[PDB]
RNA sequence: CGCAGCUUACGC
RNA sequence: GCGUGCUUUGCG
Numbered sequence: 001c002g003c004a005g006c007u008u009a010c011g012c
Numbered sequence: 013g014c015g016u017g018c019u020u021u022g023c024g
Stems, first nucleotide, its partner, number of pairs: 001024004009016004
């Protein structure tokens, strides 16, 4: 820098 | 659909 996965809070 | 935070695994 690019992609997928887990526990979870928030604005439009 | 877009932006930001928490726990957190794999690949280039």
The RNA has 24 modelled nucleotides. The 2019 paper behind the entry is "Nuclear Magnetic Resonance Reveals That GU Base Pairs Flanking Internal Loops Can Adopt Diverse Structures". Released in 2019, the model rests on solution-state NMR data.